RNA sequence: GUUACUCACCUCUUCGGAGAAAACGGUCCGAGCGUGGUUCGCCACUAAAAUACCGUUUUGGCCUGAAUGUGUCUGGUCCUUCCGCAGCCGUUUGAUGAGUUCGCUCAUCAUAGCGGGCUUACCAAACAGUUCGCUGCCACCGUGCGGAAGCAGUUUCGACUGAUAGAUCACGGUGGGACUAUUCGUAGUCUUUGGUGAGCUCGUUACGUUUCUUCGGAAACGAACGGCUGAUCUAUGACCAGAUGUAUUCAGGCCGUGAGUAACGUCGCCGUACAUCUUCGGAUGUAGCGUCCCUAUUUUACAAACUUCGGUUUGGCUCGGAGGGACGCAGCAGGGUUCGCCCUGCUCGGCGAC
Numbered sequence: 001g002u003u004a005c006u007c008a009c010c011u012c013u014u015c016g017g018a019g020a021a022a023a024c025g026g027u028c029c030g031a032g033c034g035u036g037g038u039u040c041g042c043c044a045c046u047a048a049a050a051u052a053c054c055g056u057u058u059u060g061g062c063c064u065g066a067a068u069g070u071g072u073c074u075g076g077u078c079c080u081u082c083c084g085c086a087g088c089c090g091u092u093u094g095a096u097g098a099g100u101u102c103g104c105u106c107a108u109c110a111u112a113g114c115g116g117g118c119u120u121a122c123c124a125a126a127c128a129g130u131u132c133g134c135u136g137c138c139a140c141c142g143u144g145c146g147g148a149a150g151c152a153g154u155u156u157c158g159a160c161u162g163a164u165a166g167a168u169c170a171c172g173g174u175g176g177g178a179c180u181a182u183u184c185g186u187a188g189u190c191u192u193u194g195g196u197g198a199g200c201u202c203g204u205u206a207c208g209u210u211u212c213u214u215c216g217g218a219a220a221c222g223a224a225c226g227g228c229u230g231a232u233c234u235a236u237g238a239c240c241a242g243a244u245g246u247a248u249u250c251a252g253g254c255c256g257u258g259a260g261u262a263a264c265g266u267c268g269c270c271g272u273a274c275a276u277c278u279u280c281g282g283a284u285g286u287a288g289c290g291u292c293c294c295u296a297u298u299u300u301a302c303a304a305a306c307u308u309c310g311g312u313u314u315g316g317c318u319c320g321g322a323g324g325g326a327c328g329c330a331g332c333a334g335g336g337u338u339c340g341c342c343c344u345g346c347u348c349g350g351c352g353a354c
Base pairs, nucleotide, nucleotide: 001264002263003262004261005260006259007258008257009256010019011018012017020059021058022057023056024055025054026053027052028321029320030319031318032317033316034045035044036043037042046301047300048299049298050297051296060255061254062253063252064251065250066249067248068247072243073242074241075240076239077238078237079150080149081148082147083146084145085230086229087228088227089226090225091224092223093110094109095108096107097106098105099104111206112205114203115202117200118199119198121196122195123194124193125192126191127136128135129134137176138175139174140173141172142171143170144169151162152161153160154159163236164235165234166233167232168231177190178189179188180187181186207222208221209220210219211218212217265354266353267352268351269350270349271348272287273286274285275284276283277282288329289328290327291326292325293324294323302315303314304313305312306311330347331346332345333344334343335342336341
Other pairs, nucleotide, nucleotide, family: 013016cWS014016cHS020255cHS038039tWS038041tWS069246cWS070245cWW071244cWW100103tWS113204cWS116201cWS120198cWW130133tWS155158tWS182183tWS182185tWS213216tWS278281tWS307310tWS337340tWS
C1' cells in the first nucleotide's frame, strides 16, 4: 500500500430500511503442436440468461486550488512642481542654574527691559432682563494656506474647474435693528470693571554678532537640521486594499465521516541457517517433499460417448511458470502425559516504511 470485520457518528426514511445512475469489455500467463475455417488479415476448440468481481467511458452530486465577475463588511484615496507665511513634533548646537565622580544627571533658556496701541482666551465682580433654563440683535454674499507654473476635464469662447449634497465654526464685506453722543459732518458700541495669560506692532535703553569706518560712527542681525500641518460633521459617488459569502470557467480528487482489529503485497534494515566461490578482503544466492484442485459460479440448452431409462459424463493436446486451498510425508517449537504418548502450532525470525 490493498481487502475484510467491529464501533461511533452523518444524511435520508416507507420504519421496511438505504446510503448515487447509465453504456461497453473481461475470467492464471507464456511456448509448440493438432483440427476447422480464412478474406490470406489470419482466427479460432458450443451457445443463451443471471451472478460476483475487475476495467474504460458517461450522467449526477461533492471537495481542494486558480481565474472572472456580482454582492456584504472594515479601512484608505479623489492633481503635480516652485517660492513664501504661521503652527506643531523630534534632533543638534550653545548658554544659566542645581547636584555631582567634576565622568555625568536634572531644570530652564534661544535677545532683555520700558512706554503705548491691537486681537482672541480665562477668572472674579457688576449691568439688563429671566421662565430661574439662564443670556446679552438680525438678514445676505464670500473665505479657511498666499503667489507662480504645469497637468487633465470641459466652454457660451465670457473660459471655469481639480469628487456631489446638507449642516456647523470662525473671518471679511453689505444691509437692517436699539440706542449714546454729534458739530448735524456723522461716528457708530453690538453688555461693563478688575486681574492672568498668547500673540502682534511703533518708539527708546541695553546684550551680543556681521559689514564697513575716518575708528566718530553707519547699517544689518539674534542658532541649525528633519518630519507634519492650513476648520469640523452627516450623507452620496468613484476607486484601492483586507476579509465573508454567492455565481461562472478551469485543473485535481471523491462517490456517507471517523476509531479499532485481522489478513495480504512491496521496499529497507538486523539476524539464524544453508549453497557457490574466495585471495580470506570477502562477495553473491536461498528458506522441506509428493498428489490433486482453485483458474469465474447458477440455470437452460446443444454435439458426442455409454445406458440400467435413472441417467452419467465429455466439449483440443504437449511443455514451462507466479499465487492459494485440500491430503499425505519429513523436520522444528509449545502444553500436557499415564511414560501408552496426546495434543497446538511452524518450516526463514525481528523492526521500520508504503
This is an experimental structure of RNA, with 354 nucleotides shown. The entry is indexed under RNA origami, Nanostructure, self-assembly, RNA. Sampedro Vallina et al. published it in Small in 2023: "An RNA Paranemic Crossover Triangle as A 3D Module for Cotranscriptional Nanoassembly".